[PDB]
Context: bound to proteins that are not shown
RNA sequence: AUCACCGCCAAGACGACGGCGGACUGAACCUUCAUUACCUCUGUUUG
Numbered sequence: 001a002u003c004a005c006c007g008c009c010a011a012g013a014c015g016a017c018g019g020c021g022g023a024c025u026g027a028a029c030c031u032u033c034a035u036u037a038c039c040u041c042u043g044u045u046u047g
Base pairs, nucleotide, nucleotide: 004025005022006021007020008019009018
C1' cells in the first nucleotide's frame, strides 16, 4: 500500500463539524480454447 483517487455543492455569519457525483478514474468485471475444476440450487430489503 492492501479501496483508493478525482471532482462538485460557499457561507449576510461562527459553518462543509454537512451533503453529493464519478463507464467521467484508477482498481475491478466480462472473454477463442474437447485445461487443472472441486463449493447444492436460488436471493429481496437494508447496508